Context: one part of a larger RNA, bound to proteins that are not shown
RNA sequence: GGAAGCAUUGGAAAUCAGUCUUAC
RNA sequence: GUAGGUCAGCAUCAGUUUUCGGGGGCGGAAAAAGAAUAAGGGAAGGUGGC
RNA sequence: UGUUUAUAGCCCUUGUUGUAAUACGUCCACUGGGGACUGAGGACUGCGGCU
RNA sequence: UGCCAAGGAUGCUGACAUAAUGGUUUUCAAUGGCCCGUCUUGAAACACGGACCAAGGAGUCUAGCAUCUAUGCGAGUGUUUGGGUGA
RNA sequence: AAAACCCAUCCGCGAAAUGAAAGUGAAUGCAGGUGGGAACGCCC
RNA sequence: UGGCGUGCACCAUCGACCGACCCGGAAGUUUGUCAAUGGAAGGGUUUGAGUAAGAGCAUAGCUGUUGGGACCCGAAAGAUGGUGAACUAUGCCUGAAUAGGGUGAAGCCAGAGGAAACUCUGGUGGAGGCUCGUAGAGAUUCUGACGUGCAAAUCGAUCUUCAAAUUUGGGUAUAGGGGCGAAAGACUAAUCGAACCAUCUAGUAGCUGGUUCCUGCCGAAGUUUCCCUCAGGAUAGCAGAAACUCAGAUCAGUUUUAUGAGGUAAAGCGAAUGAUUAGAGGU
RNA sequence: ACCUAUUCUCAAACUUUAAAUAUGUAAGACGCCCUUGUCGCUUAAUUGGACGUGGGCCAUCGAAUGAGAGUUUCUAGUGGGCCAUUUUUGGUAAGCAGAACUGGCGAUGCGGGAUGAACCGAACGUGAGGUUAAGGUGCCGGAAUGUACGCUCAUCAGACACCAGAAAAGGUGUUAGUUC
RNA sequence: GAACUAGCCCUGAAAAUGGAUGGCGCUUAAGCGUACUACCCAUACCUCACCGUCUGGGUUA
RNA sequence: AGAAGCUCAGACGAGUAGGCAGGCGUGGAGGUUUGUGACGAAGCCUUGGGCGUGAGCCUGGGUCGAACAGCCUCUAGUGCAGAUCUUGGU
Numbered sequence: 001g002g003a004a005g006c007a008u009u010g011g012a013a014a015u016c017a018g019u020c021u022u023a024c
Numbered sequence: 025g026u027a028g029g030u031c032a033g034c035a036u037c038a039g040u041u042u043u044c045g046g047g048g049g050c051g052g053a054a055a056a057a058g059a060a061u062a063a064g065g066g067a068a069g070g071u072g073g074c
Numbered sequence: 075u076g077u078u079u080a081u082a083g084c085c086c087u088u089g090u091u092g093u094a095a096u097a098c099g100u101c102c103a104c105u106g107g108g109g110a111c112u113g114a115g116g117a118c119u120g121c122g123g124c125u
Numbered sequence: 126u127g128c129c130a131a132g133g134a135u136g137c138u139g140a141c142a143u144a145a146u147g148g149u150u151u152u153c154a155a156u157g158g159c160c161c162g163u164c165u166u167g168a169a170a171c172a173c174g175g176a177c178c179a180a181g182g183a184g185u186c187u188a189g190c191a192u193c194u195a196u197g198c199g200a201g202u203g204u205u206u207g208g209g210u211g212a
Numbered sequence: 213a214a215a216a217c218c219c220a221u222c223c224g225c226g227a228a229a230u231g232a233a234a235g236u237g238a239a240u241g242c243a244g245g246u247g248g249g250a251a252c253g254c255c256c
Numbered sequence: 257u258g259g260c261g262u263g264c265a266c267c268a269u270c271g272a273c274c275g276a277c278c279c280g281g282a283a284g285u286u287u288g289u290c291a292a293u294g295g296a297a298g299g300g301u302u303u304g305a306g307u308a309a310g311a312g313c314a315u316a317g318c319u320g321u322u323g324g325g326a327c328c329c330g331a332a333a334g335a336u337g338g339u340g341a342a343c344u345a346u347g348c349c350u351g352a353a354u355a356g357g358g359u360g361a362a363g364c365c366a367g368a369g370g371a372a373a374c375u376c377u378g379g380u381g382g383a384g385g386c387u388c389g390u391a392g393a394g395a396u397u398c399u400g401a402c403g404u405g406c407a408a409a410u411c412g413a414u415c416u417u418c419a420a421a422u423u424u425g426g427g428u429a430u431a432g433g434g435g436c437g438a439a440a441g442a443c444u445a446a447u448c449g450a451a452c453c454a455u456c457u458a459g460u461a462g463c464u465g466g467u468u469c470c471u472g473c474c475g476a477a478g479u480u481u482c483c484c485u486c487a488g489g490a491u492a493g494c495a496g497a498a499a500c501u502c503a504g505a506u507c508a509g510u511u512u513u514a515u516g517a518g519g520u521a522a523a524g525c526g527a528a529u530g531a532u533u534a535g536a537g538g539u
Numbered sequence: 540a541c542c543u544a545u546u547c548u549c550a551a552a553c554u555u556u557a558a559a560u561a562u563g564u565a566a567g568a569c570g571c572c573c574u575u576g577u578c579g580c581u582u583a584a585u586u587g588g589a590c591g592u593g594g595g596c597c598a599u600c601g602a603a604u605g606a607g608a609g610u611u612u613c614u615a616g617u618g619g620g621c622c623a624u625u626u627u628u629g630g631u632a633a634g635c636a637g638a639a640c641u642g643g644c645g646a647u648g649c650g651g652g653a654u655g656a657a658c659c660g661a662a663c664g665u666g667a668g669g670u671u672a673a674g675g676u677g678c679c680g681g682a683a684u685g686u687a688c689g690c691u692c693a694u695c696a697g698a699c700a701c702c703a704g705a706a707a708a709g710g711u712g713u714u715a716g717u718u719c
Numbered sequence: 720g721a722a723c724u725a726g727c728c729c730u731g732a733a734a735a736u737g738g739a740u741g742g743c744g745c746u747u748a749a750g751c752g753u754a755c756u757a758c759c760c761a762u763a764c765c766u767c768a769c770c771g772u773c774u775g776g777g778u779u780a
Numbered sequence: 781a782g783a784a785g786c787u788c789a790g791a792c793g794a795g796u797a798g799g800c801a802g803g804c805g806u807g808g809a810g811g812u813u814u815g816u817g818a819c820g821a822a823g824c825c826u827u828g829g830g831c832g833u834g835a836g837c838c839u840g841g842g843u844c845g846a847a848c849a850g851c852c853u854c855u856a857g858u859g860c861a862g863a864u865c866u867u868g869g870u
Stems, first nucleotide, its partner, number of pairs: 006157011022027002029141008037113010047102005059091001062088005073077001122129003160175004176870006186324006193317006201225003207219003229236002244270002247267002252261004272307002274304003277300003284293003327466002330463001334456006345430009354420001356388003359384001363380007392417003397413002400411002432448001434444002469803006479492001481490003493617002495614008506606003511602001512566005522556001523554002529550002534545001536543003570596004575591004580587001620644004625639005649660003664769007674759003677743003683756001685755006697745001709729002712727008770793009804859001806856008815848002823843004828839004
Other pairs, nucleotide, nucleotide, family: 017144tHH017146cWW018145cWW020142tWS024025cWS052097cWH055096tWH056095tWH057094tWH058092tWW060089cWW060090cWW061089cWS067078tHS067083cWW068078tWH068082tWW070071cHS070077tWS071080cWH072081cWS073076cWW074075cWW079082cWH079083cWH114133tHS115133tWS121131cWS125126cWW129130tSS142143cWS164168tWH165167tHS166656tWS182860tWS182863tHS183466tSS183860tWH184467cWS185326tWS192318cWW199311tSS200226tWS200310tHS204219cHS206220cWW210216cWW211215tHS212213cSS224313tWS227310cHS228237tSS229304tSS230275tSS231233tHS231234tHS238306tWS241244cHS246268cWH249265tHS250263tHS251262cWS256257cWW280297tWS281295tWS281296tHS282295tHS283294tHS287292cWS288291cSS329464cWW331460tWH332459tWW333457cWW340432tWH340445tHS341344tWS341430tWH341435tWS354391cWS355389tHS360381tWS360382tWS360383tHS361382tHS362381tHS370373tHS391418tHS396414cWW402405cSS402407cWS405407tHS406410cWS431434cSS431444tWS432451tHS433450tHS436442cWW437440tWS461463tHS470834cSS471833cWS475797tHS476796tWH477617tSS477646tHH478645tHS480491cWW496799tSS503504cSS505607tWS510603cWW517561cWW518560cWW519520cHS519557tWS520558tWH521557tWS524527cHS525550tWH527554cWS528553cWS531548cWW532547cWS533546cWW535544cWW539540tWS551552cSS567570cSS567601cHS568601cWH574592cWW581586cWW582584tHS584586tWS597600cHS615798cSS616797cSS621657tWS624640cWW630632tHS630633tHS644656cSS650672tWS650673tSS652701tWS655702tWH658700cWS660672cSS671760tHS671761tWH672760tHS673760tWW675682tWS676682cSS681759cSS684749cWH691748tWW692746tWS693746tWW696748tWH698744cWW705733tWH706732tHH707731tHS708730cWW738739cHS740743cHH744749tWS748750cHS780783tWH782784tSS795796cHS803835tSS805858cWS817846tWS818846tWS820845tWS820846tHS821845tHS821847tSS822844tWS832834tHS
C1' cells in the first nucleotide's frame, strides 16, 4: 500500500474544566 | 485537635463468586479386593527336577 | 516331551486377622487457605448471638 | 447491661496536591460495522428515487355525525334573528 | 363602541309513544316479583 | 369471621301498562233504532326505535368519520369561448424565370418510275407532357460525414427533373370534428389519427411517489362472509384507548377420575364385495 | 360349466374389527335432605312437572395444579404473505402448484452453522462480576497439538445437522465377523 | 479352504476464467467411530447497581 | 407534606403497521416577571465548558448593531434528507 465515513476500548499528542487551597 | 481534593496500599468485615486442602459421620456383597495366617481342592501359559 | 511344589510359584474354596483398609457414593447447622467484583443505604428502632 | 461478622464499609496510612484523576478533540491499533429512503414473502441489490447546500415544502378549514371528556344549568335548556345599552 | 353588559316574544332540542294512515295514547301492587349485588345497620 | 337484615347501580328473568296486529262487540251517540255509528270488558303469549316516581339542553376539547380542492403533487381526456393559411395544402388575381447539344414529326421543294394513282431518293422544315445536360426545382444511394452537429434535418459525393400536370414573388380565398388533400391519415407557424390560446379546473385517482420533533406504554394482519369484487371496499377477527362490574370467585390451548362419540393407521381377504396364483376332490 | 375343502397376493372412494393423537361432558352451595305452597298445564288421582316457601346439612364445599376474573363503548391498521416440522394432493420433476397441525420469519437484534429472513441456542432497559446454551479448543481464533481404543493411504482422500448433492455392481485394498 | 457378511478406502465418477472441508494446512491427524475430562463464551441464567414502567403498601406531620 | 409532595417494596423491559401518553422546538395573542439591551438585543462562527436517555438547553471567546426573553394561558400557514419535490446557489 485498490475507497472513505462509523461504533467500541485504550495509547499518543494537543486542549480544558472542576476540585483544592479551607473552614472550624 | 475537628472536618475537608485527587489517587493508591493494607487490615478487619458484608454481599457475590471462583479455585485448592484437611478432618469426620454414614451407605454398598455392613464395597469388591488385597495383606498376613490355618484347612482342603485344582492345575497350568509346567518351575525345580525327570 | 511328560508331570503337580520340591531348589519358582499360581488358581479355587473356607477359616482367620476384622467392627481391616481403601475406592466410590452421600452428608457435616466440621474446618484451613488463595484470587476476583461490588460498598447500594445514611441518627434511632428490627430479628438474633454474647455478656 | 454493653458487646457483636446481627435490617448494605469501615479502619490504619502514604504519595500527590498535581493536568495526577477526569473530560474534549485529533489520530492510531484491535474488534465489529454493506446505502439510505421505498413498495415487497424477501433489498447491499444487477429493483426505484437520491451530485451538493440553503430557503420553501404535505391530515387544514367548514357543515354534520358518533364515542369519550370538561363546564354551566337541569325537566328543563339555549342571551348574540333581533331590540336595549354602551363612543 | 366589531368588545362587554342587559332584554320581550317566538323558536330549536328535551319532557310520549305507536301506526302506512284514520287515529288511539302509558300505576291491579310501596310504580310489582325473583336471582346476584354498592353502602349501611345488628349479632359472633 | 361469618350470619342476619337492607338493597342503590347494573345485568338474567317473570309479570303489569300504552300503540299497532289477531279476535271479541258492553254501553253509549242519532241517522237509517230492526239499524247506522261507536267503541267497554275480556282474550292472543305477536309486535314497537315504548311506560314503569323522566335527563336532557348548551358550550368547549380529543379522536374517528361523511360532503366540500379535502394530506400533498400527477393523467390519457371532455367542455365552453376564442386566435391563426408569415410554414404548408388547394383555388383564384396579377407578375417573373428556365445555357448548349441529340433525335428530326406534319407541311413544303426538286429528281426518278410511271401504265392511272402513287412509290423512291435527296433536301427543306423544326414538332414533341421527346432526349443529354447548366441554372432552377428535387432528394436515390453511400444505409459516407455529423449525430451534446454549422444545422431541433445540415454537408459531401452520387443521383432524379430541367420548357411544362414546370418553377416561383406578391395579392386574395378556404379555420379545428373544420379546412385542404394527383390520397401519405399527408398538411394546416419545429404542434396533427383532431392545431394553438384561455377558461370550466386545484377535472377525476380502487394507480405510482412523498408525507417534517423526542422519549415512554401497548402492539397487529394477510383470515371469515358479501360485493361487475380479484391492485379495492364493507363485515367479523386480531389491536389500542376509555371506562364499568365481580371476587375467592370463575375460569384454564392442562392433567387426573368418570362417561361419551369417531372409522384414519394397522389388520383382514378360508366375513360379505372387487381383484388374483395354484393344484386336490365331487362332477 | 361347475360344486367342495384348501392355497399365494391386494384395494383411495371393500370391510366384520380397530388404535395412538385429537374431541364432547361432568367432577355440587344456581348443592343436598326434609317439610310445604301456586297453576288455567299434566294425571285415574296432589298424580306429576316447573317454580317456590319454612327448616336441617353448611368451606375436604366434595380431584390435581395454576391464575384474580368478566363485561361494555368508540376506533386504528390489516384483509399480496412466506418458510420449516410432520401429514398429504396435482405434477416427469422443480428454489413447482395446493392444503392440514404446530412453530417461526414477516415485525427480531444477539450466540452459533465461514457467509444466508425463517436452521441450532436463546428473544433484547444501562452496566459490573460469575456461570452456561448451541457450537467449538493445531494456526488464523477466545479455548487440551487433551485422554482412551481402534479404522483409514486415497495417481487430484476425508473432515459436523439443515446444506448446497450421487446409484447399482465390483475392487487379490484392508480391518473384523458368519456358516459349512 | 470355499463362500458370504459388514466398516473404511478405491472404482463406477464425467466441463468449460483460477479457487475453495471458510483459508492455511493436517496422515499413531488437525480425518472417521466410540468413551471420558478440562477449557473457551451469548444481549440466555444468577447476584448487584442504576433508569423507566406497572403493581402493592404507608404518609395531616 | 411544589399531598400535583414525600416514602417503602416487588415484578418487569424486543417490535413493523397501528393506537395512547408525557415532553422538546417555532411564529403570533392575553397576563406576569422592580425581566435582559447601544457599557451591545437579535443573528452568525467556534479543535472552550456544562446539562438532559433524547427532542434540546445554557455558557466562554469572535463577529455584529436594535431590539429580545423566562413563567402561566391563548392561538397556528409550527419542526424535512428524500417526493425524476420547488426556487436560487454551487

Entry title: Ytm1 associated nascent 60S ribosome State 3. This is an experimental structure of RNA from Schizosaccharomyces pombe, with 870 nucleotides shown. Keywords: 60S Ribosome, nucleophosmin, ribosome biogenesis, fkbp, ribosome. The work is reported in "Chromatin localization of nucleophosmin organizes ribosome biogenesis" (Ugolini et al., Mol.Cell, 2022). Among the 43 different proteins in the entry, which are not shown, are 60S ribosomal protein L23-A, 60S ribosomal protein L2-A and Ribosome biogenesis protein rlp24. The sample was in a buffer at pH 7.5. Method: electron microscopy, resolution 2.8 angstrom. The entry became public in 2022. An Rfam search finds the family "Eukaryotic large subunit ribosomal RNA" in it. The family is grouped with related families in Rfam's "LSU clan".